The RNA (16S rRNA, nucleotides 8 to 913) from Mycobacterium tuberculosis variant bovis BCG str. Pasteur 1173P2 has 906 modelled nucleotides. Ions in the entry include zinc and magnesium. The structure was determined by cryo-electron microscopy at 2.33 angstroms resolution and released in 2025. It holds a match to the Rfam family "Bacterial small subunit ribosomal RNA". Gene Ontology terms of the family: ribosome and structural constituent of ribosome. The family is grouped with related families in Rfam's "SSU clan". The literature on the family includes a 2001 paper in Science by Yusupov et al., "Crystal structure of the ribosome at 5.5 A resolution". The 2025 paper behind the entry is "Creation of a macrolide antibiotic against non-tuberculous Mycobacterium using late-stage boron-mediated aglycon delivery". The PDB entry is titled "KU13-bond Mycobacterium tuberculosis 70S ribosome".
Context: one part of a larger RNA, bound to proteins that are not shown
RNA sequence: UGGAGAGUUUGAUCCUGGCUCAGGACGAACGCUGGCGGCGUGCUUAACACAUGCAAGUCGAACGGAAAGGUCUCUUCGGAGAUACUCGAGUGGCGAACGGGUGAGUAACACGUGGGUGAUCUGCCCUGCACUUCGGGAUAAGCCUGGGAAACUGGGUCUAAUACCGGAUAGGACCACGGGAUGCAUGUCUUGUGGUGGAAAGCGCUUUAGCGGUGUGGGAUGAGCCCGCGGCCUAUCAGCUUGUUGGUGGGGUGACGGCCUACCAAGGCGACGACGGGUAGCCGGCCUGAGAGGGUGUCCGGCCACACUGGGACUGAGAUACGGCCCAGACUCCUACGGGAGGCAGCAGUGGGGAAUAUUGCACAAUGGGCGCAAGCCUGAUGCAGCGACGCCGCGUGGGGGAUGACGGCCUUCGGGUUGUAAACCUCUUUCACCAUCGACGAAGGUCCGGGUUCUCUCGGAUUGACGGUAGGUGGAGAAGAAGCACCGGCCAACUACGUGCCAGCAGCCGCGGUAAUACGUAGGGUGCGAGCGUUGUCCGGAAUUACUGGGCGUAAAGAGCUCGUAGGUGGUUUGUCGCGUUGUUCGUGAAAUCUCACGGCUUAACUGUGAGCGUGCGGGCGAUACGGGCAGACUAGAGUACUGCAGGGGAGACUGGAAUUCCUGGUGUAGCGGUGGAAUGCGCAGAUAUCAGGAGGAACACCGGUGGCGAAGGCGGGUCUCUGGGCAGUAACUGACGCUGAGGAGCGAAAGCGUGGGGAGCGAACAGGAUUAGAUACCCUGGUAGUCCACGCCGUAAACGGUGGGUACUAGGUGUGGGUUUCCUUCCUUGGGAUCCGUGCCGUAGCUAACGCAUUAAGUACCCCGCCUGGGGAGUACGGCCGCAAGGCUAAAACUCAAAGGAAU
Numbered sequence: 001u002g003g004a005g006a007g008u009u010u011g012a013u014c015c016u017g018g019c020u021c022a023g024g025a026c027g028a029a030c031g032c033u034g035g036c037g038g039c040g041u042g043c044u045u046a047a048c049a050c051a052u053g054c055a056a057g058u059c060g061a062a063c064g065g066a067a068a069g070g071u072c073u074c075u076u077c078g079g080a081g082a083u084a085c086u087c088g089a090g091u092g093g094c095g096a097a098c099g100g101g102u103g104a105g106u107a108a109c110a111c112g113u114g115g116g117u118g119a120u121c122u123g124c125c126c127u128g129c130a131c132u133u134c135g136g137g138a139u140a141a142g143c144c145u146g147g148g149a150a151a152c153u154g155g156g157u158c159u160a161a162u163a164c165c166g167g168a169u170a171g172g173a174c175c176a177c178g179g180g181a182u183g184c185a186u187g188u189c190u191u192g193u194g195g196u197g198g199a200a201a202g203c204g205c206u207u208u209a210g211c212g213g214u215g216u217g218g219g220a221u222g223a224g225c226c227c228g229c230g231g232c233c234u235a236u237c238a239g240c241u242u243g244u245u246g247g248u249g250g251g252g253u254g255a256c257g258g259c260c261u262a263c264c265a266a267g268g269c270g271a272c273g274a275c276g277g278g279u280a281g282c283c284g285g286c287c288u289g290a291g292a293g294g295g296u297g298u299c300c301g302g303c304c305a306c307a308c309u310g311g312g313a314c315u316g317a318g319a320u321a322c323g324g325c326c327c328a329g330a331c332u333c334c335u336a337c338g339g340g341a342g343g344c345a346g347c348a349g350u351g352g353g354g355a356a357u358a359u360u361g362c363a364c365a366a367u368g369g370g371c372g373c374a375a376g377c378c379u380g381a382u383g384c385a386g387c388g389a390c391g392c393c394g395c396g397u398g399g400g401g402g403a404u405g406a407c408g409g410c411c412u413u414c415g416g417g418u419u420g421u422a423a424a425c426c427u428c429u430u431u432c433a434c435c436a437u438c439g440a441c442g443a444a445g446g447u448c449c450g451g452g453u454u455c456u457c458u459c460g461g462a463u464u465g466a467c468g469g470u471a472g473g474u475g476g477a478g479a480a481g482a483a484g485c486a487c488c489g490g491c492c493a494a495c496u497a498c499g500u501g502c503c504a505g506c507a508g509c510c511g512c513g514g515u516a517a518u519a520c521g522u523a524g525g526g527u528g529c530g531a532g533c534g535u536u537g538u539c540c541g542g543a544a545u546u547a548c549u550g551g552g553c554g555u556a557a558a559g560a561g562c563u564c565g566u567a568g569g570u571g572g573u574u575u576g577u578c579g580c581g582u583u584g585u586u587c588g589u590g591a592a593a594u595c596u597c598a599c600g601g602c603u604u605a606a607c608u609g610u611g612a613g614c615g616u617g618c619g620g621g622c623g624a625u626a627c628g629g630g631c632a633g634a635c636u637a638g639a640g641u642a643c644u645g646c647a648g649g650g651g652a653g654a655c656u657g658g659a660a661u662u663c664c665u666g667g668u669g670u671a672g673c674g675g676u677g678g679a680a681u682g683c684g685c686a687g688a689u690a691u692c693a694g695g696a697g698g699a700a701c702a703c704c705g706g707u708g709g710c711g712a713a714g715g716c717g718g719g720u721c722u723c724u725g726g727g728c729a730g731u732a733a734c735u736g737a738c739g740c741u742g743a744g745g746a747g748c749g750a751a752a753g754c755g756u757g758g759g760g761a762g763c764g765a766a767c768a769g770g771a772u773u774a775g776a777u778a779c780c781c782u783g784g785u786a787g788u789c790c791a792c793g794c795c796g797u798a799a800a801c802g803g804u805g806g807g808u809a810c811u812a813g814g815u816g817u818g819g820g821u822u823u824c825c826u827u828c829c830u831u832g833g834g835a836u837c838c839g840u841g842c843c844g845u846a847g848c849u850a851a852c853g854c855a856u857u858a859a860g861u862a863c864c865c866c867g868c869c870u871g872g873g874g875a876g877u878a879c880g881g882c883c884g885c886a887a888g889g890c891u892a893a894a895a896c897u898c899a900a901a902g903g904a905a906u
Base pairs, nucleotide, nucleotide: 005021006020007019008018011906013904014903015902023540024539025538026537028536029535030534031533032532035395036394037393038392039391040390041388042387043353048351049350050349052348053347054346057094058093059092062091063090066086069085073080074079101306102305103304111230112229113228114227115226116225117224120223121222125219126218127217129215132212133167134166135165136164142157143156144155145154146153147152174195175194176193177192178191179190180189181188202211203210232278233277234276239269240268241267245265246264247263248262249261250260251259281303282302283301284300285296286295287294288293308329309328310327311326312325331342332341333340334339359385361384362383363382367381368379369378370377371376398428399427400426401425408419409418410417411416432481434476435475436474437473438472442467445464446463449461484529485528486527487526488525489510490509491508495524496523497522498521499520505512506511551869552868553867554852555851559866561748562747563746564745568741569740570739572635573634574633575632576631577630578629580628581627582624583623584622585621586620587619588618589617595613596612597611598610599609600608601607638738639735640734641733642731643730644729645728646727650724651723652722653721654720655719656718657701662696663695664694665693666692667691668690672683673682709716710715753794754793755792756791757790758789762788763787767783768782769781770780805865806864807863808862809861810860813843814842815841816840817839818838819837820836821835822834824832847854848853871898872897873896880891881890882889883888
Other pairs, nucleotide, nucleotide, family: 005542cHS009016tWH009901cWH010012tHS012905cWW015556tWS016557tHS016901tWS017900tHS018899tSS021508tSS021543tWH022542tHS027044tHS029355cSS033389tWW033531tWS038606tSS042357tSS045354cWS046352tSS047102cHS047306tWS051349tHS051360tWW052360tWS054380tHS060064cWH064089cWW065087cWW065088tHS067087tWS068086cWS070084cWS072081cWS081083tHS091160tWS097316tHS099323tWW100307cWW101345cSS104305tWS107279tWH109228tWH110231cWW118187cHS119255cSS120254cSS122221cWW131200tHS137163cWW139160tWH140159tWH141158tWH148151tHS149339cWS162202cWS168199tWW169199tWW171173tWS172216tWS183184tSS184185cHS201212tSS203211cWW204209tWS224254tWS235274tWH236879cWW237275cWW238273tHS243246cWH243264cWH244266cWW245267cSS247258cWH253255tHS258263tWH284297tHS284592cWS285298tHS289291tHS289292tHS291550cWH292548cWS292549cWS301591tWS307320cWH313324cWW314321tWH315319tWH316318tHS321324tHS330343cWW335338tWS344347cHS344348cWH347380cSS348360cSS354355tHS354356tHS358386cWS363365cHS364381tWH365383tWS365443tHS365465cSS366382cWS372375tHS389531cHS393605cSS396431cWS396482tWS397482tHS397483cWH398479tHS402421tWS402424tHS403405cWS403422tWH406422tWH407420cWH421423cWH429479tWH430480tWH431480cWH431482cWW433477cWW439469tWS439471tHS440470tWH441468tWH442468tWW450459cHH451452cWS451458cWW465467tHS469470cHS480482cWH483484cHS483530tSS484531tWS487494tWS500517tWH502514cSS503513tHS504513tHS504517tWW511519tWS547870tWH552558tSS553558cHS557869cSS560866tHS561713cSS562712cSS565744tHS566743tWH567742tHS568865tSS572737tHS579580cHS579625tWS579628tHS625626cHS625627cHS636736tHS636737tWH638736tHS647726cWW648710tSS648725cWW649708cWH658700cWW659699tWW660698cWW661697cWW669689tHS670687tHS670688tWH671684tWS671687tHS672688tWS674681tHS675680tHS676678tHS678771cWS679770cWS680770cSS680781tWS681769cSS698761tHS706717tWW711714tHS713748tWS714798cWS728819tSS729820tSS735738cHS749796tWS749800cWS750797tWH752795tWW753886cWS754885cWS760761cHS764786tHS765785tWH766784tHS772776tWS773775tHS776778cHS794885cHS795887tWS802804tWS804859cWH811858tWW812844tHS823833cWW846855tHS846858tWH849851tHS849852tHS850903tSS851904tSS853859tWS854859cSS855858cHS858860cHS871900tWS874895tHS875894tHH876877cHS876892tHS877893tWH878892tHS879892cHS884886tHS884887tHS
């Protein structure tokens, strides 16, 4: 005591990563095939409609009565005689709430698991104690009749009971006042006093046949209710709740309870997912898996719900009251049209849907159940039996010899191989099937008659089994009656030939077939199976491809643009306590069945039984405090404050400086300028370009300037002033874990863009012309609008990148550079050498990585928290919703399609 991989991205490779396959299972279906037996199992779809039969009945020891049998008769010869066993119809009791079916509904204390009921009920069963005491009046049934089609019903007499009513006594009703015990508060029990109260019944007898009833105390059982925990999807469901949350007084209930009601207050639930939408009976279990998990809830068993659909009460101890009642609705039938009946998800069985799942059988023989003193009657529960290879297990369809290794077949290198001891043949034996026969256990059982001291017991006699003349034993005969299925390129075990020739066709995958097919059809051979073999579908596995076990995010998919912060998660060192987590032990529970171990028996097996584990969890008690958690503290190491210093394009506002470009005014001055690869468009000759001076205006701030600095990121530099944020170092002055992260949320957030108002030099989407060109909606040129700038809002996106989230600790160094501090030649100035803190780069060790590379600024070693990924497309799209003025942004699918897409490196 238990884990397998293979194919496929490339020219080749290694990763990543999907897809496919090799296995197992079914309440299965379809194809082929097919002997039997045992044991299981069978509407998974239409909780769709039901013809037909049964499935709930019982007692004459409760009573009035005599419908049938037989009797004591008379006697018609086919009627009377209840007196009489026997008993139809009838009254009452119990049962009918058990039993069986289905899974529609239900996401719920419905179910699984454990508890509470000092807040409860419980007929018949057991036990303890008293009583059966007086009476009354109806009524069924019966009889005479009425109406109606019936279904059914009206009227009049007459009769009972363990039916009904009235009483007397009786404590487990009540109230009030008290005791006595216990707590867990409303409270619980045992009592006393007083005042109120409520119950019953009879039925039979061979002469010790017997059945009852009532009041109560306690058990047993069943049940009711309540609660902790657990168990689907979904936020593209965020606000749900008014009898809702609570209280009081009531009502009501078996019982607590807004269960209901009057009043009063305004509470309860929820991001740990309220409310909502979708789906679904749940479970022990079953399938799979190494387990964790995943799928599933079928037989059996437990629980629940329902009974044509929807609503409600009654009796009764007990009601989803399947085969009860009331009503409404839908559906089928009769009517004489006024009116009535019905509910198979009970056992069958029929129709209908589906790919698909069965007999309108027997017995109450056994057990469970209902009723009766009992025998006995009922039981489609139950035992069985029939059909479906529907599944599991078992067994056969021969065995030992048998070469000249026979015919035939197939191939052939034409010598032979192969089928092949396989055959022919000989020899032997009949599991199963055939015939014949005997013949059961399941019944120390169920009733009758001998004996039993009575309850009991057998000496010992009759009779009773659906299965069934079945299972099983024995005799007879002879290999005699009995094999098919799938596949053979790799996964995958198993190959040649012929026919076909991108056709037929095969296929799971990648691929095959276009004239020589180990891959299509046939043949032969072979392999794996075998009354089975294959195809489908479903699920798990492989898939570590949702990763808790057990994965990842620099470039393969994956770090949010950045920060702050809410819930949450997580948290330094130390002291004491609690013992919630954790952990130890015991008790109880964790039903039975199932699974595992050991035996036992059905001929073995499947199957069964017994004993031991399982029942992982939960509740109580007794231990513990190492770790986590709560509490009461403590410390300074993390974190923050203070103080002294320090660097900086950190930010905002105002003012302001110069270069340069453009334009304007003037001076000069003349024929070009501009531009290109070459040109042209264009500018100029009305004075351009050029040059000088002045002026206007806008934008950006050369040199400093860097590889640097600062900022959370985006970003940030002309200067000055004003306001202002952060960071770093040192002292150890202070607080004393105040920390980290952060779902949501909020803020910030390049550029473009949008709104309003300014501004507009240069540049420059659009636009226009020129050029190029086959075209040129471009690149080049000439112009040039928005925009670029400013103020204030909006937008909220970037290759917002280090394609590398934040925090913390540790793990060689070497070398730059930026900001501090501190020790030695200290005045040898050298502003050298060393140490340390915080950055920021390069190179490199260990380690990591698919590789590229990272490497103290990690992509290393670890921990905490968050965000994100699960093949590529479809698609960051649709739909919904939120935001926005708009552009659009955010959240975010599916159908479908492919076997790739990808990353690094050669």